[PDB]
Context: bound to proteins that are not shown
RNA sequence: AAUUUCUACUAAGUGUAGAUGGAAA
Repeated sequence: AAUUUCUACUAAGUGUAGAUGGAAA
C1' cells in the first nucleotide's frame, strides 16, 4: 500500500487474489 469501485494485500515489480448493477430518491 497502487484499483472502474470495495475488501484483503505486495502477490516477483506502475501490480496479485476474489467480488462488483449503475443512474437515480